Shown are 19 nucleotides from a PDB entry: RNA (tRNA-Phe anticodon stem) from Mycobacterium smegmatis str. MC2 155. The work is reported in "The Complete Structure of the Mycobacterium smegmatis 70S Ribosome" (Hentschel et al., Cell Rep, 2017). It comes from the structure "Structure of the 30S small ribosomal subunit from Mycobacterium smegmatis". The entry has 21 different proteins, among them 30S ribosomal protein S18 2, 30S ribosomal protein S4 and 30S ribosomal protein S17. It was solved by cryo-EM to 3.45 angstroms. The sample was in a buffer at pH 7.5.
RNA sequence: AGGGGAUUGAAAAUCCCCG
Repeated sequence: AGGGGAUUGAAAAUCCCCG
C1' cells in the first nucleotide's frame, strides 16, 4: 500500500486489528 473494525452528519487525517 491493501482488507475489517473505530472516531466523522459523510469523506480525508488519525486509532486499533489482520494476510